This is an experimental structure of RNA, with 16 nucleotides shown.

[PDB]
RNA sequence: GAGUGCUC
RNA sequence: GAGUGCUC
Numbered sequence: 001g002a003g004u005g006c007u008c
Numbered sequence: 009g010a011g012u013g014c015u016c
Base pairs, nucleotide, nucleotide: 001016002015003014004013005012006011007010008009
C1' cells in the first nucleotide's frame, strides 16, 4: 500500500 | 463515533 475480524 | 487484532 490493500483486504479483513473483534470490543465499547 | 473511538479503541484494537489478523492476513496479503